[PDB]
Molecule: RNA (HEPATITIS DELTA VIRUS GENOMIC RIBOZYME)
Organism: Hepatitis delta virus
RNA sequence: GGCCGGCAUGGUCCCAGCCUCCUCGCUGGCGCCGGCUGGGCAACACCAUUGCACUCCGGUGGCGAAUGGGAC
Numbered sequence: 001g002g003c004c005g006g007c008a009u010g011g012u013c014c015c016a017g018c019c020u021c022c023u024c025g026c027u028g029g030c031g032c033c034g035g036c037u038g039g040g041c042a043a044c045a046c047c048a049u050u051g052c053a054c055u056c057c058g059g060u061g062g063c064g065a066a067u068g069g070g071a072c
Stems, first nucleotide, its partner, number of pairs: 001037007011072006017030003021039002044061004
C1' cells in the first nucleotide's frame, strides 16, 4: 500500500490541521474495532559485519500511522 467483516455515521462545499517504508501528492490519506494480505530494500532505523575490491547483490522493521472550524 490492497481487501474483508462488525459497530458508528444526514448531504454538498470551503478553509485549516495532522500522518506517512508506498515521497509528501499540485488523483495522497486521516470515524472506532478486528481479521486477511501485496511490493520493496530506493530512502530512513536497528541488527550483524573491520571486510583487499575492480560483478549490482546481508537481514529485520515501520502503514500497528493521522481532526478541528466555517458556509449552504